[PDB]
The RNA (crRNA) from Synechocystis sp. PCC 6803, together with DNA, has 72 modelled nucleotides. Schwartz et al. published it in Nat Commun in 2022: "Structural rearrangements allow nucleic acid discrimination by type I-D Cascade". The reconstruction used 336,400 particles.
Context: bound to proteins that are not shown
RNA sequence: ACUGAAACGAUUGUUGUGCCCCUGGCGGUCGCUUUCAAUGCCU
DNA sequence: ACAACAATCAACGTGA
DNA sequence: CACGTTGATTTTT
Numbered sequence: 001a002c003u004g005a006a007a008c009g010a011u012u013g014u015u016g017u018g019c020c021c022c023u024g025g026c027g028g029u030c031g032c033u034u035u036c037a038a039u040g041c042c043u
Numbered sequence: 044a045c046a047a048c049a050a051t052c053a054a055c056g057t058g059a
Numbered sequence: 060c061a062c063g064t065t066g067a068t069t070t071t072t
Stems, first nucleotide, its partner, number of pairs: 010051004015046003053065006
């Protein structure tokens, strides 16, 4: 020589491992394809 | 259910 | 400067 000159709190590391949106549930119940019709007219 | 980290970072003495 | 060496603390309802 600014109590000075240079000066990486750094390196490595998985928020991980397991977990069934599960169980139960009748598209059900009622409903006449119904009502009327001359195989007819003549021989 | 259960872990919150883990290591490493002198202090001399003696002879040449 | 270059060889060698190896003990210690006291504690956070």
Notes: The PDB entry is titled "Structure of type I-D Cascade bound to a dsDNA target". Keywords: CRISPR, Complex, Ribonucleoprotein complex, type I-D, type ID, type I, cyanobacteria, synechocystis, RNA binding protein, DNA binding protein, DNA BINDING PROTEIN-DNA-RNA complex. Taxonomically the source falls in Synechocystis (Bacteria, Bacillati, Cyanophyceae, Synechococcales). Released in 2022, the model rests on cryo-EM data to a resolution of 2.9 angstroms.